An RNA structure (Chains: A) with a sequence from Candidatus Koribacter versatilis Ellin345, in which 52 nucleotides are resolved.
Huang et al. published it in Rna in 2020: "Structure and ligand binding of the ADP-binding domain of the NAD+ riboswitch".
The model includes bound 1,4-DIHYDRONICOTINAMIDE ADENINE DINUCLEOTIDE (NAI).
Rfam match: nadA riboswitch.
Released in 2020, the model rests on X-ray diffraction data to a resolution of 2.1 angstroms.
RNA sequence: GGCUUCAACAACCCCGUAGGUUGGGCCGAAAGGCAGCGAAUCUACUGGAGCC
Ligand code: NAI
Repeated sequence: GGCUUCAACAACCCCGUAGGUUGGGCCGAAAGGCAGCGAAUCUACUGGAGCC
RNA backbone atom coordinates (compact mmCIF):
# COMPACT_ATOMS: atom_id res chain seq x y z
O5' G A 1 -1.08 2.85 2.32
C5' G A 1 -0.63 3.33 1.06
C4' G A 1 -0.67 2.25 0.00
C3' G A 1 -1.92 1.37 0.00
O3' G A 1 -2.98 1.95 -0.74
C1' G A 1 0.00 0.00 0.00
P G A 2 -4.53 1.86 -0.29
O5' G A 2 -4.98 0.41 -0.75
C5' G A 2 -4.59 -0.67 0.05
C4' G A 2 -4.95 -2.01 -0.52
C3' G A 2 -6.16 -2.65 0.16
O3' G A 2 -7.36 -2.41 -0.55
C1' G A 2 -4.28 -3.99 0.52
P C A 3 -8.77 -2.25 0.16
O5' C A 3 -9.05 -3.67 0.82
C5' C A 3 -9.14 -4.81 0.01
C4' C A 3 -9.04 -6.11 0.77
C3' C A 3 -10.05 -6.36 1.88
O3' C A 3 -11.33 -6.69 1.40
C1' C A 3 -7.92 -6.98 2.63
P U A 4 -12.63 -6.44 2.30
O5' U A 4 -12.45 -7.39 3.57
C5' U A 4 -12.34 -8.80 3.43
C4' U A 4 -12.15 -9.48 4.76
C3' U A 4 -13.13 -9.11 5.87
O3' U A 4 -14.36 -9.79 5.76
C1' U A 4 -10.94 -9.06 6.72
P U A 5 -15.71 -9.02 6.17
O5' U A 5 -15.64 -8.94 7.75
C5' U A 5 -15.49 -10.14 8.49
C4' U A 5 -15.04 -9.90 9.91
C3' U A 5 -15.85 -8.90 10.71
O3' U A 5 -17.06 -9.44 11.19
C1' U A 5 -13.57 -8.48 11.05
P C A 6 -18.26 -8.47 11.60
O5' C A 6 -17.75 -7.71 12.90
C5' C A 6 -17.82 -8.34 14.16
C4' C A 6 -17.01 -7.59 15.16
C3' C A 6 -17.68 -6.38 15.79
O3' C A 6 -18.56 -6.78 16.79
C1' C A 6 -15.43 -5.90 15.24
P A A 7 -19.82 -5.88 17.14
O5' A A 7 -19.24 -4.62 17.94
C5' A A 7 -18.58 -4.79 19.18
C4' A A 7 -18.32 -3.45 19.80
C3' A A 7 -19.55 -2.54 19.83
O3' A A 7 -19.53 -1.84 21.07
C1' A A 7 -17.79 -1.47 18.63
P A A 8 -19.85 -2.65 22.41
O5' A A 8 -18.48 -2.53 23.25
C5' A A 8 -18.04 -3.50 24.19
C4' A A 8 -16.99 -2.88 25.08
C3' A A 8 -17.35 -1.50 25.61
O3' A A 8 -18.02 -1.54 26.85
C1' A A 8 -15.31 -1.38 24.46
P C A 9 -19.35 -0.69 27.08
O5' C A 9 -18.94 0.86 27.09
C5' C A 9 -17.83 1.31 27.91
C4' C A 9 -17.33 2.67 27.47
C3' C A 9 -18.43 3.71 27.25
O3' C A 9 -18.67 4.45 28.44
C1' C A 9 -17.01 3.64 25.35
P A A 10 -19.99 4.21 29.33
O5' A A 10 -21.12 4.44 28.29
C5' A A 10 -21.38 5.74 27.79
C4' A A 10 -22.70 5.74 27.07
C3' A A 10 -23.86 5.06 27.83
O3' A A 10 -25.10 5.65 27.48
C1' A A 10 -23.59 3.99 25.76
P A A 11 -25.82 6.61 28.57
O5' A A 11 -26.96 5.74 29.20
C5' A A 11 -26.74 4.74 30.17
C4' A A 11 -27.95 4.67 31.05
C3' A A 11 -29.27 4.68 30.25
O3' A A 11 -30.29 4.00 30.97
C1' A A 11 -29.14 6.62 31.58
P C A 12 -31.17 2.90 30.20
O5' C A 12 -30.33 1.56 30.36
C5' C A 12 -30.15 0.98 31.65
C4' C A 12 -30.40 -0.50 31.61
C3' C A 12 -29.84 -1.25 30.41
O3' C A 12 -28.46 -1.57 30.58
C1' C A 12 -32.06 -1.96 30.82
P C A 13 -27.42 -1.59 29.35
O5' C A 13 -28.02 -2.62 28.29
C5' C A 13 -28.03 -3.99 28.64
C4' C A 13 -28.65 -4.82 27.56
C3' C A 13 -28.14 -4.55 26.15
O3' C A 13 -26.92 -5.25 25.87
C1' C A 13 -30.50 -4.57 26.15
P C A 14 -25.78 -4.57 24.97
O5' C A 14 -26.44 -4.29 23.53
C5' C A 14 -26.88 -5.33 22.66
C4' C A 14 -27.62 -4.75 21.47
C3' C A 14 -26.90 -3.59 20.79
O3' C A 14 -25.83 -4.02 19.97
C1' C A 14 -29.20 -3.04 21.05
P C A 15 -24.47 -3.20 19.92
O5' C A 15 -24.85 -1.77 19.33
C5' C A 15 -25.27 -1.61 17.98
C4' C A 15 -25.84 -0.23 17.77
C3' C A 15 -24.90 0.95 18.04
O3' C A 15 -24.16 1.32 16.89
C1' C A 15 -27.03 1.30 19.07
P G A 16 -22.63 0.91 16.67
O5' G A 16 -21.83 2.24 16.99
C5' G A 16 -21.59 2.69 18.31
C4' G A 16 -20.67 3.87 18.31
C3' G A 16 -20.99 4.97 17.31
O3' G A 16 -21.88 5.92 17.84
C1' G A 16 -18.77 4.29 17.01
P U A 17 -22.96 6.67 16.96
O5' U A 17 -22.15 7.69 16.03
C5' U A 17 -21.17 8.56 16.59
C4' U A 17 -20.58 9.47 15.54
C3' U A 17 -21.54 9.86 14.43
O3' U A 17 -22.39 10.94 14.76
C1' U A 17 -19.55 9.09 13.46
P A A 18 -23.76 11.17 13.95
O5' A A 18 -23.32 11.51 12.47
C5' A A 18 -22.80 12.79 12.18
C4' A A 18 -22.38 12.89 10.75
C3' A A 18 -23.44 12.59 9.71
O3' A A 18 -24.34 13.67 9.51
C1' A A 18 -21.46 11.48 9.11
P G A 19 -25.83 13.37 9.00
O5' G A 19 -25.61 12.89 7.49
C5' G A 19 -24.94 13.73 6.58
C4' G A 19 -24.65 13.02 5.28
C3' G A 19 -25.84 12.39 4.58
O3' G A 19 -26.60 13.36 3.87
C1' G A 19 -24.01 10.88 4.57
P G A 20 -28.05 13.03 3.27
O5' G A 20 -27.71 12.13 2.00
C5' G A 20 -28.45 10.96 1.71
C4' G A 20 -27.70 10.10 0.74
C3' G A 20 -28.54 9.04 0.05
O3' G A 20 -29.21 9.56 -1.08
C1' G A 20 -26.58 8.04 0.92
P U A 21 -30.69 9.05 -1.46
O5' U A 21 -30.42 7.54 -1.85
C5' U A 21 -29.81 7.20 -3.09
C4' U A 21 -29.91 5.72 -3.30
C3' U A 21 -31.33 5.16 -3.17
O3' U A 21 -32.12 5.24 -4.35
C1' U A 21 -29.83 3.88 -1.85
P U A 22 -33.74 5.30 -4.29
O5' U A 22 -34.18 3.88 -3.71
C5' U A 22 -33.75 2.68 -4.35
C4' U A 22 -34.30 1.46 -3.66
C3' U A 22 -35.66 1.57 -3.00
O3' U A 22 -36.76 1.45 -3.90
C1' U A 22 -34.15 0.61 -1.49
P G A 23 -38.13 2.31 -3.75
O5' G A 23 -38.87 1.64 -2.52
C5' G A 23 -39.00 0.23 -2.48
C4' G A 23 -39.32 -0.28 -1.10
C3' G A 23 -40.34 0.52 -0.30
O3' G A 23 -41.64 0.25 -0.71
C1' G A 23 -38.51 0.01 1.08
P G A 24 -42.88 1.12 -0.18
O5' G A 24 -43.11 0.50 1.25
C5' G A 24 -43.68 1.28 2.26
C4' G A 24 -43.33 0.77 3.62
C3' G A 24 -43.93 1.61 4.72
O3' G A 24 -45.27 1.24 4.96
C1' G A 24 -41.64 1.29 5.16
P G A 25 -46.34 2.36 5.31
O5' G A 25 -45.82 2.93 6.70
C5' G A 25 -45.73 2.12 7.85
C4' G A 25 -45.36 2.98 9.02
C3' G A 25 -46.12 4.29 9.13
O3' G A 25 -47.42 4.10 9.68
C1' G A 25 -43.83 4.69 9.43
P C A 26 -48.61 5.14 9.42
O5' C A 26 -48.07 6.51 10.02
C5' C A 26 -47.96 6.65 11.42
C4' C A 26 -47.50 8.03 11.82
C3' C A 26 -48.27 9.19 11.23
O3' C A 26 -49.49 9.46 11.91
C1' C A 26 -45.98 9.57 10.95
P C A 27 -50.74 9.99 11.07
O5' C A 27 -50.36 11.49 10.70
C5' C A 27 -49.96 12.42 11.69
C4' C A 27 -49.56 13.72 11.05
C3' C A 27 -50.42 14.18 9.91
O3' C A 27 -51.62 14.78 10.33
C1' C A 27 -48.15 14.43 9.32
P G A 28 -52.92 14.68 9.39
O5' G A 28 -52.53 15.54 8.11
C5' G A 28 -52.25 16.92 8.22
C4' G A 28 -51.82 17.46 6.88
C3' G A 28 -52.70 17.02 5.73
O3' G A 28 -53.88 17.78 5.61
C1' G A 28 -50.43 16.67 5.16
P A A 29 -55.25 17.04 5.25
O5' A A 29 -54.99 16.55 3.75
C5' A A 29 -55.77 15.55 3.13
C4' A A 29 -55.97 15.91 1.68
C3' A A 29 -54.71 15.94 0.81
O3' A A 29 -54.34 14.66 0.35
C1' A A 29 -55.92 17.92 0.48
P A A 30 -52.84 14.13 0.48
O5' A A 30 -52.09 14.90 -0.69
C5' A A 30 -52.66 14.98 -1.99
C4' A A 30 -52.07 16.10 -2.82
C3' A A 30 -50.55 16.25 -2.77
O3' A A 30 -49.89 15.40 -3.69
C1' A A 30 -51.53 18.34 -2.32
P A A 31 -48.29 15.34 -3.76
O5' A A 31 -47.84 16.87 -3.84
C5' A A 31 -47.16 17.42 -4.96
C4' A A 31 -46.56 18.76 -4.60
C3' A A 31 -45.27 18.73 -3.78
O3' A A 31 -44.10 18.53 -4.56
C1' A A 31 -46.77 20.24 -2.78
P G A 32 -43.10 17.33 -4.23
O5' G A 32 -42.63 17.56 -2.71
C5' G A 32 -41.93 18.73 -2.31
C4' G A 32 -42.45 19.28 -0.99
C3' G A 32 -41.81 18.75 0.28
O3' G A 32 -40.57 19.34 0.60
C1' G A 32 -44.14 18.68 0.53
P G A 33 -39.47 18.48 1.41
O5' G A 33 -39.97 18.47 2.93
C5' G A 33 -40.10 19.67 3.68
C4' G A 33 -40.85 19.44 4.97
C3' G A 33 -40.19 18.49 5.95
O3' G A 33 -39.18 19.08 6.73
C1' G A 33 -42.45 17.90 5.72
P C A 34 -37.98 18.17 7.27
O5' C A 34 -38.64 17.32 8.45
C5' C A 34 -39.37 17.96 9.48
C4' C A 34 -39.92 16.95 10.45
C3' C A 34 -38.93 15.87 10.87
O3' C A 34 -38.04 16.34 11.87
C1' C A 34 -40.98 14.86 10.28
P A A 35 -36.55 15.74 12.04
O5' A A 35 -36.79 14.44 12.92
C5' A A 35 -37.82 14.40 13.89
C4' A A 35 -37.99 12.98 14.36
C3' A A 35 -36.64 12.32 14.63
O3' A A 35 -36.74 11.41 15.72
C1' A A 35 -37.76 11.15 12.91
P G A 36 -35.54 11.37 16.78
O5' G A 36 -35.73 10.00 17.55
C5' G A 36 -34.59 9.23 17.93
C4' G A 36 -34.17 8.19 16.91
C3' G A 36 -35.19 7.10 16.63
O3' G A 36 -34.90 6.48 15.36
C1' G A 36 -33.37 6.18 17.80
P C A 37 -35.51 7.07 13.98
O5' C A 37 -36.30 5.85 13.35
C5' C A 37 -37.57 5.47 13.85
C4' C A 37 -38.02 4.18 13.21
C3' C A 37 -36.99 3.07 13.32
O3' C A 37 -37.66 1.83 13.36
C1' C A 37 -37.36 3.55 11.04
P G A 38 -37.63 0.95 14.69
O5' G A 38 -36.08 0.61 14.91
C5' G A 38 -35.33 -0.09 13.93
C4' G A 38 -34.84 -1.42 14.44
C3' G A 38 -35.94 -2.37 14.88
O3' G A 38 -35.56 -3.72 14.65
C1' G A 38 -34.57 -1.87 16.73
P A A 39 -36.26 -4.52 13.45
O5' A A 39 -35.26 -4.28 12.24
C5' A A 39 -35.49 -3.26 11.28
C4' A A 39 -35.47 -3.80 9.88
C3' A A 39 -34.10 -3.94 9.20
O3' A A 39 -33.46 -5.17 9.50
C1' A A 39 -35.58 -2.80 7.77
P A A 40 -31.88 -5.38 9.27
O5' A A 40 -31.66 -5.37 7.70
C5' A A 40 -31.72 -6.57 6.96
C4' A A 40 -31.61 -6.31 5.49
C3' A A 40 -30.27 -5.74 5.05
O3' A A 40 -29.31 -6.77 4.93
C1' A A 40 -32.01 -4.51 4.05
P U A 41 -27.75 -6.51 5.19
O5' U A 41 -27.38 -5.36 4.15
C5' U A 41 -27.24 -5.62 2.76
C4' U A 41 -27.10 -4.34 1.98
C3' U A 41 -25.86 -3.51 2.26
O3' U A 41 -24.71 -4.04 1.62
C1' U A 41 -27.72 -2.08 2.18
P C A 42 -23.23 -3.74 2.22
O5' C A 42 -22.83 -2.36 1.53
C5' C A 42 -22.80 -2.27 0.11
C4' C A 42 -22.73 -0.83 -0.35
C3' C A 42 -21.55 -0.06 0.19
O3' C A 42 -20.38 -0.34 -0.55
C1' C A 42 -23.50 1.24 0.43
P U A 43 -18.93 -0.20 0.15
O5' U A 43 -18.76 1.36 0.23
C5' U A 43 -18.75 2.16 -0.94
C4' U A 43 -18.55 3.60 -0.56
C3' U A 43 -17.50 3.86 0.52
O3' U A 43 -16.21 3.86 -0.01
C1' U A 43 -19.43 5.06 1.04
P A A 44 -14.94 3.51 0.90
O5' A A 44 -14.69 4.82 1.77
C5' A A 44 -14.41 6.08 1.16
C4' A A 44 -14.55 7.22 2.14
C3' A A 44 -13.80 7.07 3.47
O3' A A 44 -12.44 7.46 3.44
C1' A A 44 -16.05 7.70 3.87
P C A 45 -11.32 6.65 4.30
O5' C A 45 -11.41 7.16 5.81
C5' C A 45 -11.35 8.54 6.09
C4' C A 45 -12.16 8.91 7.31
C3' C A 45 -11.75 8.27 8.62
O3' C A 45 -10.60 8.89 9.17
C1' C A 45 -14.10 8.26 8.43
P U A 46 -9.64 8.08 10.18
O5' U A 46 -10.38 8.04 11.61
C5' U A 46 -10.78 9.22 12.29
C4' U A 46 -11.43 8.86 13.60
C3' U A 46 -10.73 7.76 14.37
O3' U A 46 -9.66 8.26 15.15
C1' U A 46 -13.08 7.35 14.33
P G A 47 -8.38 7.35 15.43
O5' G A 47 -8.90 6.20 16.42
C5' G A 47 -9.42 6.51 17.71
C4' G A 47 -10.07 5.29 18.32
C3' G A 47 -9.27 4.01 18.18
O3' G A 47 -8.23 3.92 19.11
C1' G A 47 -11.51 3.57 17.61
P G A 48 -7.08 2.80 18.98
O5' G A 48 -7.86 1.46 19.32
C5' G A 48 -7.33 0.21 18.95
C4' G A 48 -8.29 -0.89 19.29
C3' G A 48 -7.84 -2.27 18.90
O3' G A 48 -6.92 -2.82 19.82
C1' G A 48 -10.05 -1.96 18.22
P A A 49 -5.51 -3.30 19.26
O5' A A 49 -5.87 -4.67 18.52
C5' A A 49 -6.48 -5.71 19.27
C4' A A 49 -7.04 -6.80 18.40
C3' A A 49 -6.13 -7.36 17.31
O3' A A 49 -5.21 -8.30 17.81
C1' A A 49 -8.25 -6.94 16.39
P G A 50 -3.73 -8.45 17.16
O5' G A 50 -3.94 -9.36 15.87
C5' G A 50 -4.58 -10.62 15.94
C4' G A 50 -5.15 -11.04 14.61
C3' G A 50 -4.19 -11.10 13.42
O3' G A 50 -3.37 -12.24 13.43
C1' G A 50 -6.21 -10.07 12.76
P C A 51 -1.94 -12.27 12.69
O5' C A 51 -2.35 -12.18 11.17
C5' C A 51 -2.92 -13.31 10.54
C4' C A 51 -3.24 -13.03 9.10
C3' C A 51 -2.10 -12.56 8.22
O3' C A 51 -1.26 -13.63 7.79
C1' C A 51 -3.98 -11.20 7.84
P C A 52 0.22 -13.38 7.18
O5' C A 52 -0.04 -12.67 5.78
C5' C A 52 -0.46 -13.41 4.65
C4' C A 52 -0.68 -12.53 3.44
C3' C A 52 0.54 -11.86 2.82
O3' C A 52 1.24 -12.72 1.93
C1' C A 52 -1.27 -10.31 2.99
P1 NAI B 1 -18.18 -7.39 22.54
O1 NAI B 1 -17.82 -8.58 21.62
O2 NAI B 1 -19.42 -6.72 22.03
O3 NAI B 1 -16.98 -6.29 22.52
C1 NAI B 1 -15.73 -6.76 22.13
C2 NAI B 1 -15.30 -5.86 20.95
O4 NAI B 1 -15.35 -4.61 21.36
C3 NAI B 1 -13.88 -6.07 20.49
O5 NAI B 1 -13.87 -7.02 19.51
C4 NAI B 1 -13.51 -4.67 19.92
O6 NAI B 1 -13.73 -4.71 18.46
C5 NAI B 1 -14.29 -3.80 20.46
N1 NAI B 1 -13.47 -2.87 21.27
C6 NAI B 1 -13.03 -3.13 22.50
N2 NAI B 1 -12.31 -2.12 22.93
C7 NAI B 1 -12.29 -1.22 21.98
C8 NAI B 1 -11.69 0.01 21.93
N3 NAI B 1 -10.93 0.72 22.89
N4 NAI B 1 -11.79 0.76 20.88
C9 NAI B 1 -12.51 0.30 19.81
N5 NAI B 1 -13.12 -0.90 19.85
C10 NAI B 1 -13.00 -1.66 20.95
O7 NAI B 1 -18.38 -7.93 24.11
P2 NAI B 1 -19.58 -7.37 25.14
O8 NAI B 1 -20.51 -6.48 24.37
O9 NAI B 1 -18.92 -6.56 26.28
O10 NAI B 1 -20.40 -8.68 25.76
C11 NAI B 1 -21.76 -8.70 25.74
C12 NAI B 1 -22.24 -10.15 25.43